Entry title: Structure of Acidothermus cellulolyticus Cas9 bound with methylated DNA. Solved structure of RNA with a sequence from Acidothermus cellulolyticus, together with DNA, 128 nucleotides shown. Method: electron microscopy, resolution 2.88 A. The entry became public in 2025.
Context: bound to proteins that are not shown
RNA sequence: GCAAGAUCCUGGUAUGCUGGGGAGCCUGAAAAGGCUACCUAGCAAGACCCCUUCGUGGGGUCGCAUUCUUCACCCCCUCGC
RNA sequence: GCGAGGGGGUU
DNA sequence: AGCTTGGTGTATACCAGGATCTTGC
DNA sequence: TACACCAAGCT
Numbered sequence: 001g002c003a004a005g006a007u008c009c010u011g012g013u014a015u016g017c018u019g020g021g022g023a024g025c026c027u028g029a030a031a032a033g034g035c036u037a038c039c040u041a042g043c044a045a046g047a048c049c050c051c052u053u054c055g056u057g058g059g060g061u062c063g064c065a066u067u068c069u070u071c072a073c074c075c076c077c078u079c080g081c
Numbered sequence: 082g083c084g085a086g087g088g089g090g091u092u
Numbered sequence: 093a094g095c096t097t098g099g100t101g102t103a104t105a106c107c108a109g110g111a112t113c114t115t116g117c
Numbered sequence: 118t119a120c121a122c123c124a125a126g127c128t
Stems, first nucleotide, its partner, number of pairs: 005113011016043006023036005046062006073089004078084001094127009
Other pairs, nucleotide, nucleotide, family: 003116tWW022023cHH022037cWH028031tHS045063tHS051053tHS053056tWS072090cWW077085cWW080083cWS093128cWW
């Protein structure tokens, strides 16, 4: 010189789903229903740690891999006699 | 001492 | 009624780069 | 994909 591609990893984005709302349109017009959007909160269940405001709530990381979970024996490595 | 990561376990 | 048969819904796209290894005469 | 669910057929 000879670039890639694959494996992931880190940081983002849009849509979407659920909850709360509504700009327009459509029914009922007695009243609250739908649709297309859009706004907003969350987006695995949750675990552990920091709290003091001992409780009332706020902060930090991990949580879909290693295909025999858990338990049990052995081996390696690390914090660690 | 053993807390956390891995690995193996024969029919 | 209790089997067999078929058809289907499921959260989907992207982006821009970091290691690691190889390639190949 | 492909698996759990949901429409059945039918003997």